This is an experimental structure of RNA (60S ribosomal RNA fragment; 40S ribosomal RNA fragment; tRNA) from Oryctolagus cuniculus, with 298 nucleotides shown. Released in 2011, the model rests on cryo-electron microscopy data to a resolution of 10.6 A.

[PDB]
Parts: sequence; C1' cells; structure tokens
RNA sequence: GCCCAGUGCUCUGAAUGUCAAAGUGAAGAAAUUCAACCAAGCGCGGGUAAACGGCGGGAGUAACUAUGACUCUCUUAAGGUAGCCAAAUGCCUCGUCAUCUAAUUAGUGACG
RNA sequence: CACCGCCCGUCGCUUGUAGUAACGAAUGGUCUGGUGAACCUUCUGGACUGCGACAGCAAUGUUGCGGAAAAAUAAGUAAACCCUACCAUUUGGAACAACAAGAAGUCGUAA
RNA sequence: GCCCGGAUAGCUCAGUCGGUAGAGCAGGGGAUUGAAAAUCCCCGUGUCCUUGGUUCGAUUCCGAGUCCGGGCACC
Repeated sequence: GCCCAGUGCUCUGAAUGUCAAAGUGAAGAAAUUCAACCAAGCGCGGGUAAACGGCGGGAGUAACUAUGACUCUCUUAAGGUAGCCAAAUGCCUCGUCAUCUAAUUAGUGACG
Repeated sequence: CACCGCCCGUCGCUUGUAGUAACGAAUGGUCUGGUGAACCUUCUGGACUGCGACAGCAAUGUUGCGGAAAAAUAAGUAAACCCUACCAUUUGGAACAACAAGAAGUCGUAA
Repeated sequence: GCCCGGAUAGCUCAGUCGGUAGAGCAGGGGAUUGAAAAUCCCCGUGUCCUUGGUUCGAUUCCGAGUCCGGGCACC
C1' cells in the first nucleotide's frame, strides 16, 4: 500500500422473525394449561483496520538456449505495495560471487 | 505503394556497447616528517719526508722548523630510501543490471 | 559422509501391473508467397547412462557403483 468476509467495536438505521417477569384473552370447578401481543438483547442493515488481525495458489505462453512485462484459468476480503535481507527472521545452508586470509562453518559487499 | 495510411510507449526478443562519476593499479611529479651515501669547505691529525744545530768522518740518533698522506670533525650541497598529504597521464573491472540500434514480436491505441 | 532424485536423438524433456520408444527445436524436402515470415505435412538421427541379477526377452521391474541435482554436520 490493499483487504470490513472472519472477531471485535460502533449509527438515526431493517416494510417484517424470536424475545422474561408482571399486564391481557381463552378453557375448566380450580389447581392449573393453552393463547396473543411484549423492553432490551438477538438475527438483518451500515461505517470501522495509527482496531485484532490478515496479504493465494497452476497452465499454456521462441525467434540457440533458458526465459515473463503476455493471456488462460480455479479461486477467498484482499492475493505483499513501497521499500529490505542468508539480517537477531532463510528451512535446506557451511546459500552462490566477490572481498579480507598463506587458510575463513567468522566477518563485509553484493544477488532474491 | 496515398487510413485497409502514418505511428507511440510498456514488456519481450534479436544483434550489440562500455560512457560520465567514484575506486584500483601503473608511470611521472610535488608536499609533510625522518634516515642519510658521496663530496667542497672547516677544525683537527701528522705516518712520510725536506732543512739547520747537536751525539760520529759515515749508516744511524736528539731536538727545533716546514711541507705532508690515512684517520677524525662541524656547518653545507644533497644522492637515494621511508612515511604523510596532493596533482597529472594512462589503463582496469563482473553475474544481475544498464545503454544502443531494429522489427508484420506482445497489449493497447497517444499523436 | 549418510536420504531421496534425473541420466532417453543435434540441445531441453514422457512411458500396459515390461514386450512399442516420442512430440518439441535444430533440420533438409515440400504445400504456401509476388519473395519471405508464420503455418501444415513429411525425413532423419539411439543398447532410453556402466555393471551385475529377475524373464522367453528389460530402456522399463530389481541391487551397487556413477555424474550432476534439492533437504541432515564439537561444546
């Protein structure tokens, strides 16, 4: 740099579904047992990453040769952006080329 | 060869190229701090030797005087060498990278 | 130094529960063009790395070496 799907947070929001106690209705002779509606909450909708955190994978792919700026793809939010290294992160590794040595599993400079 | 014309850039490919700066080395030159051969001069030094007087007629000997080799000495000219800085001229270097040129490569289409 | 791995044409590369060997590019002969690229057919080229075993035969299934090729190396 890019990701709000996930977990969190958070907003008037959603035309509708749950959703407890009292309160109401219905039925018995009552005890009691069926009902309907019912605050929050939930679930639905939105924002949110200097919040937790995330940042893919395989195929083809001429002008000796190897090659990818090409396209094809299957695909989850997004598919690592600047930058940066065998570095206190590197598995194989004592990485490969230099460089410093008579000599370097150390140093340093490179390269991905 | 006249829009089925021209044409641009990314990336790729093909054929190539080593620039500018820095650094490395080479040659030369200069600066800084030292070591310092050699020699001019200097103060020494005085083998050797010349003269005069005395020990002898003589070789030789003592001393006075004079020239004078080696040695040694200080200040100086300063070779080379080293160290500290800087200049000039050459020449060098690599994977990846980079640059150069070209096309009916690839994607589009800027003009 | 042990643990897997590739060895196949001119160079890069696959194989019924063995019995046959391949595209690609180089490549020369064409089809094609105005000629050429591109493209499409064709040619060619070899113990399929060396040994030992298994079988009727092994390039292949086995076993070791072999070369180059990723993972393991006081305290």
Source information:
The 2011 paper behind the entry is "Structure and dynamics of the Mammalian ribosomal pretranslocation complex". The reconstruction used 22,212 particles. The organism belongs to Oryctolagus, within Eukaryota. Rfam match: Eukaryotic large subunit ribosomal RNA. For this family Rfam cites "The comparative RNA web (CRW) site: an online database of comparative sequence and structure information for ribosomal, intron, and other RNAs" (Cannone et al., BMC Bioinformatics, 2002). Its family is annotated with ribosome and structural constituent of ribosome in the Gene Ontology. Clan: LSU clan.